[PDB]
RNA sequence: GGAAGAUUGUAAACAUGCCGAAAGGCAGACACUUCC
RNA sequence: GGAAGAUUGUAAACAUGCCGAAAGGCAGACACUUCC
Ligand code: O2I
Numbered sequence: 001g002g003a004a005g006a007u008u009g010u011a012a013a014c015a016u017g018c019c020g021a022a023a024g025g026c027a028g029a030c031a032c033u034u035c036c
Numbered sequence: 037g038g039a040a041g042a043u044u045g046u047a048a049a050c051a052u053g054c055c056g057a058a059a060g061g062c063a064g065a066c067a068c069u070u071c072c
Base pairs, nucleotide, nucleotide: 001036002035003034004033005032016027017026018025019024037072038071039070040069041068052063053062054061055060
C1' cells in the first nucleotide's frame, strides 16, 4: 500500500445521531482487525 | 355512540404511503366484526 470484514455484524470489532415500547430499522468507516 | 379487536394479526378481517438491494422497519383504522 492492497484485499476482505463492509450492498455493513463478523474470525473478531460497531462512537454517535435518528424512527421504534422493544426487537429491529435508517444514516454513519475517524478508524480498526485479519491476511498479503 | 362506547369498549375490545388495535403499545396493531386476530375469533375473523389488514387498503395504502414511505425508508431499505433485500430481509426487515416506519406511518396508516376509512370501514368492518364482537360485546355493551
Ligand atoms: C467515527 C466518523 C468520524 C457502518 C460505519 C456503515 C458505515 C462506524 C463507526 C465510528 C465508530 C463504529 C467513528 C466515524 C468517528 C469520526 C458503520 C459506517 C455502513 C462506521 F470522527 F466518520 N464510526 N464506528 N453501512 O466508532 O468522522